This is an experimental structure of RNA, with 21 nucleotides shown. It was solved together with Cpf1. Crystals were grown from: 0.16 M Magnesium acetate, 18%(w/v) Polyethylene glycol 3350. The depositors describe the entry as "Structure of Cpf1/RNA Complex". Dong et al. published it in Nature in 2016: "The crystal structure of Cpf1 in complex with CRISPR RNA". The structure was determined by X-ray diffraction at 2.38 A resolution and released in 2016.
[PDB]
Context: bound to proteins that are not shown
């Protein structure tokens, strides 16, 4: 502590996992 938006993150380095009219 990054998000279409939300929550939890950092998840191996400008993102990860679900979900999301």
């Nucleotide at each position: 502590a990054a998000u279409u938006u939300c929550u939890a993150c950092u998840a191996a380095g400008u993102g990860u996992a679900g979900a999301u009219c």